[PDB]
Molecule: SAM-I riboswitch
RNA sequence: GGCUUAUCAAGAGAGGUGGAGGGACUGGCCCGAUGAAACCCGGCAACCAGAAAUGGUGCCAAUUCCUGCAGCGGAAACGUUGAAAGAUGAGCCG
Numbered sequence: 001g002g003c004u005u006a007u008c009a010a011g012a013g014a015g016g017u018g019g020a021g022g023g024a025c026u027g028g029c030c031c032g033a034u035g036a037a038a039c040c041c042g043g044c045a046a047c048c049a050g051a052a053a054u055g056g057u058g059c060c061a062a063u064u065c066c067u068g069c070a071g072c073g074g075a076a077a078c079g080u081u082g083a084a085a086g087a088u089g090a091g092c093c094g
Stems, first nucleotide, its partner, number of pairs: 001093008013041001015040003021031003025068001027066002042060003047056003064085001069082005
Other pairs, nucleotide, nucleotide, family: 011044cSS012059tWS018037tHS019036tHS020032tWS020035tWS021036tSS023062tWS024085tWS026067cWW030061tWS046047cHS050052tHS050053tHS074077tHS
């Protein structure tokens, strides 16, 4: 990297180092020098381990921010449902 499967409408930054990006990608629309990413810490959460204390992941703007393909409703706007794509865990394959 790919396959299988479960979850994705709840929850969580108050502090350091850091310096200009970030929200996967597209189109929108946002976030950021009232300081982006990142590392520390702190917190949420509980998939996995442990009987437990607690540990291995993960997560910490906006619903996976909305959307990309389709089904249905509508004159449209828009609404709605399902995929797709993506994220995480766990187990697998090369």